RNA sequence: GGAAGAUCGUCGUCUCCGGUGAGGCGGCUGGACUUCAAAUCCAGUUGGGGCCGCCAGCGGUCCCGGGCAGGUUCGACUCCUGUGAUCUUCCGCCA
Numbered sequence: 001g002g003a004a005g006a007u008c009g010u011c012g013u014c015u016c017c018g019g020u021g022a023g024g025c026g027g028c029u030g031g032a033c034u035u036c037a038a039a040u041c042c043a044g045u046u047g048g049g050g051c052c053g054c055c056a057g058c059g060g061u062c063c064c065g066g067g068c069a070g071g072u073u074c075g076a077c078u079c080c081u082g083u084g085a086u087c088u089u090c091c092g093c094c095a
Stems, first nucleotide, its partner, number of pairs: 001091008011026006019074001027045006047064006067083005
Other pairs, nucleotide, nucleotide, family: 017077tWW018019cHS018075tWS020075tWS021066tWH046065cWW053059tSS053060tHS054056cHS056057cHS072076tWH094095cWS
C1' cells in the first nucleotide's frame, strides 16, 4: 500500500432470525428489602416527527427510523450492490 470478511438499534454489548423481530449479560428508572444504604429480588427501559385527552417540565394515537442510502420479492434488522465508521483476516517484483 492493496484485497477479502465481520459489525453498527430503541441506554450499551453479544448471538440468531426473509414473516412484520426475539433471547443472554450489562447499564439506567422505580418498587420490594430496613434505621438509612450497598449487594440481592422483581418489574420497567422506541428515538425523531404529525395530530390530540391540561401546551405548563405531560398522556395517548398515527407515521417515519435497525450507520447513511439504493435495489429486491407480497413482506428486508435479516438477501444483494454502493458509501461512512468500528474493526478482524490474508497479500505486498525476485533468482